[PDB]
Context: bound to proteins that are not shown
RNA sequence: GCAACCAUUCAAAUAUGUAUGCUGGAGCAGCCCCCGAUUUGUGGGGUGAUUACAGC
RNA sequence: AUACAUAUUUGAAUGGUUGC
Numbered sequence: 001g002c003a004a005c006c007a008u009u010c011a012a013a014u015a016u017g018u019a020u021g022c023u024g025g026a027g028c029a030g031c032c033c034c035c036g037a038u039u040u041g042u043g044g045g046g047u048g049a050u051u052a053c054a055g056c
Numbered sequence: 057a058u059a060c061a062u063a064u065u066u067g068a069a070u071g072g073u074u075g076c
Stems, first nucleotide, its partner, number of pairs: 001076019021056004025051001029050001030047005035041001
Other pairs, nucleotide, nucleotide, family: 027029cHS
C1' cells in the first nucleotide's frame, strides 16, 4: 500500500400497499407580497384555501 | 411523478481481525 469478513451511519435505486376529485363554510391560523429592519414585525395588503369542518 | 410505510441491493465514511 491493497483485499475479504463483521458492526455502525448516510445517500441512491427497485418492488408492493394506501392516498390524490367535487360542493358549501373557514383566511383567528399557515404562506406570500409590499414597507421597514443585524433579519420572522399585534406594520399594511392579499391569498379562487392549505382544512381538528360538513356532506356527495 | 408527489407523500407515507415495508423490504432488497450498491457505493461512501469509521473501527477491529486476517493475509502479503
Molecule: crRNA; target RNA